[PDB]
Context: one part of a larger RNA, bound to proteins that are not shown
RNA sequence: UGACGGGGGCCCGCACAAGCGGUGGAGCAUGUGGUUUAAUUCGAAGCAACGCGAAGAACCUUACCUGGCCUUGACAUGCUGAGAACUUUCCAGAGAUGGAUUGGUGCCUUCGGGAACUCAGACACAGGUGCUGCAUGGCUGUCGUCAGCUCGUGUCGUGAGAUGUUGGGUUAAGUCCCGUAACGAGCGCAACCCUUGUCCUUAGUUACCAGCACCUCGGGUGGGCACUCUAAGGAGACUGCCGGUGACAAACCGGAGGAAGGUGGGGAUGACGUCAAGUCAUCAUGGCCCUUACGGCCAGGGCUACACACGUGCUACAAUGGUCGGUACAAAGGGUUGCCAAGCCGCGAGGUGGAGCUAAUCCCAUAAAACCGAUCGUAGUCCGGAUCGCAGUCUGCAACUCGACUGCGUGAAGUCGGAAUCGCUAGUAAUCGUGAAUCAGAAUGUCACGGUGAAUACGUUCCCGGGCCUUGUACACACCGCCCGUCACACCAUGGGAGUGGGUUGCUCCAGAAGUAGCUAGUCUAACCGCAAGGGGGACGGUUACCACGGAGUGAUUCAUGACUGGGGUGAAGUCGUAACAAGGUAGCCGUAGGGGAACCUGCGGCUGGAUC
Numbered sequence: 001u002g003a004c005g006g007g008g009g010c011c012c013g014c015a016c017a018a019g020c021g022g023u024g025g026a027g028c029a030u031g032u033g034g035u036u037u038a039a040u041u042c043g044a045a046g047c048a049a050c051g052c053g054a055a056g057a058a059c060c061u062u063a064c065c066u067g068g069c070c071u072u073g074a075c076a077u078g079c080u081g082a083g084a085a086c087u088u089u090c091c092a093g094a095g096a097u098g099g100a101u102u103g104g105u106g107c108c109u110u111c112g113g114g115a116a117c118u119c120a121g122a123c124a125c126a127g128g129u130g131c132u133g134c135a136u137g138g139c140u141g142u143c144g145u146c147a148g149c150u151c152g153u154g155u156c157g158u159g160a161g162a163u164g165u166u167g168g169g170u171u172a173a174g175u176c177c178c179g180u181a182a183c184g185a186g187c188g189c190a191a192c193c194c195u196u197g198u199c200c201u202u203a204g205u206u207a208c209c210a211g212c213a214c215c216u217c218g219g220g221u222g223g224g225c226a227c228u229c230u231a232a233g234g235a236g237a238c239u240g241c242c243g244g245u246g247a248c249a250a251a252c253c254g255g256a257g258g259a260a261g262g263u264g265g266g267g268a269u270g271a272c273g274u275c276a277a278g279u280c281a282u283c284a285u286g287g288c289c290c291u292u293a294c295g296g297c298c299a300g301g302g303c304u305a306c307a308c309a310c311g312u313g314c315u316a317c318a319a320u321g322g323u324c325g326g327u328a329c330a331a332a333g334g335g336u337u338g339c340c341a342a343g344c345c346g347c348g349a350g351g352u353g354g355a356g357c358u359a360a361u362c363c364c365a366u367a368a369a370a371c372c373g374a375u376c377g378u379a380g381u382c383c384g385g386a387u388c389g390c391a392g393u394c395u396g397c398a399a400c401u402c403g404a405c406u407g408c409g410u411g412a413a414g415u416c417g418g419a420a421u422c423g424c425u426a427g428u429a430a431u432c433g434u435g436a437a438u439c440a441g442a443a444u445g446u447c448a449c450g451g452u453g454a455a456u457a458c459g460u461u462c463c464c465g466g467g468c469c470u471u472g473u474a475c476a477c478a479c480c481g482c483c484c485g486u487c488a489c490a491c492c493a494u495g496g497g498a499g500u501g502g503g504u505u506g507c508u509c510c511a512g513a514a515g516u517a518g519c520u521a522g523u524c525u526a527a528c529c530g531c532a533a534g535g536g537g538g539a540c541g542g543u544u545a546c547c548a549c550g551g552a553g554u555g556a557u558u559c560a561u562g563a564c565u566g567g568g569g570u571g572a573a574g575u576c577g578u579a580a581c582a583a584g585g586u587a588g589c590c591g592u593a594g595g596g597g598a599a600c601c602u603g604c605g606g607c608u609g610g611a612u613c
Base pairs, nucleotide, nucleotide: 001476002475003473004472005471007470008469009468010467011466012465013464015460018425019424020423021422022421023420026315027314028313029312030311031310032309033308034306035305042053043052064301065300066299067298068297069296070295073125077124078123079121080120081119082118083117086103090099091098092097108113127290128289130288131287132286136284137283138279139278140277141275143273148187149186150185151184152183153182154163155162167178168177169176193267194266195265196264198235199234200233201232202231204229208224209223212222213221241255242254243253244252245251317417321376322375323374324373325372333364334363335362339356343352345350383414388409389408390407391406392405393404430452431451432450433449434448435447479584481581484577485576487574489571490570491569492568494566495565496564499561500560501559502558503557504556505555506554507553508552509551510550515546516545517544518543519542520541522540523539524538525537528535529534587608588607589606590605591604592603593602594601595600
């Protein structure tokens, strides 16, 4: 800077509350999931999705499946050869396709031939609804028609930023006024555009009939250009004016006039962006792949299968109604490759028929609900129409799979529908018609316009969302967030562990090799002395002291190992909770005690690193 909060302050949304009517309860139409099949060809999966691409599935569309048949190909360009193009009215075959096939011999001619088309050969190739929408263009959905989103200069801040764009008032609105380190501009809002409602001018046919005739009494006819009516060009509405309210400034509440009064109503017009939202199958395209087929042509079948669940839509369940017979008023549109009248035949859908018609002329074309009279008497029924059997018309070469309607018979579920859940604030909801787009045919969906026409809104306390300011945040794929702990499994290191094995050595001693020193039973003895005994001195042995090797006991320290247990880290699956982050839904943390599967819960004390006032 966002996002979010079961934080706070203001405001708006059929958001609640007031009221109507529906879905889910039954029948049917449609699409989806699942199942199945040979294929049920694909795509879209909360609001943002399922009557969606499909504004038309018998074939054709068509991608899918089962077969048959093609290889420069159905198609584009370039090369070679042959014939004009054309028309062959025939046969085989499901058709594709193959083979005959009366016939034509064109056209500009430097008369050489060229050009246009068709057939055959080969190369480059063509082709692909094959993948990628998370590679994209283009287009759309979305929050949301919500009122916000950005930029030039200056300033603050080291910076991501912020100021403008915040404060008071007011507003559908960032619409405006007053203040203000802001001064201006852009996108957006409003207006400009379309439609609807009043008036003026121009002009009267297919439009009108005020005056005159006419009439068969219908403007039917002459005629008129008064009007209606029609449709081009313009005015009109800007809180323009009056009273109160406000800072008397935006603006707010009433009043006159006016057709219209407070953006008169509605429509178109959806900002920067989000969902890597959808589309490569509408188209275009990067890359990959097929190119004897993932490319083409022809037949059938399939997309409309079917115990099931879901979305949307139409019918009903009746007496505010069902039938019968009278009678009234619409808008909008489509029609010379079309509308297709009158008469006419049919119980009816329709068949003939051909008018008028290129449109105020003619057709489509009878609007229905309502209103008037009769009956029905609330009964699973003069309700309801599904289902099924028989019989037909229209379209189409072709209605079995697999169309739409018409005639007769049958007559089901259904007696107002659980939790829940949706649309709507005025010509609104509710209900009834008409015509059209797609279209040979085919609508309950969808295209477009009209009849009758409600009830309710005390008020934002609460529910779901959206806007602006402020606070908190362990979120930034932004609460579908973020993470906390036990448990199950795998691995890693680590503490304890009954003890085991080794390496260092402390303390107390036994042990005594030699070697040195002291004393000597004893042996031997050249230097000197001598009496010639011998003395002195020496050597060898003996013994005492010191001491190495070795041995015994008891301990410390260190490593390796040990069944099993205590915690820790990681892993990717798994389970139980949701403790913390917002007032994290019981406010959190620190100390201490108890308890509990676990995050943790409770008692006392302390803190704010506590948000609303």
Released in 2024, the model rests on electron microscopy data to a resolution of 3 angstrom.
Shown are 613 nucleotides from a PDB entry: RNA (16S rRNA, nucleotides 915 to 1527) from Pseudomonas aeruginosa PAO1.
It comes from the structure "70S-PHIKZ014".
Rfam match: Bacterial small subunit ribosomal RNA.
The entry has 49 different proteins, among them 50S ribosomal protein L14, 30S ribosomal protein S17 and 50S ribosomal protein L32.
The organism belongs to Pseudomonas aeruginosa, within Bacteria.
The entry is indexed under PHIKZ, Phage, hijacked, bacterial, Pseudomonas, PHIKZ014, ribosome, 5S rRNA.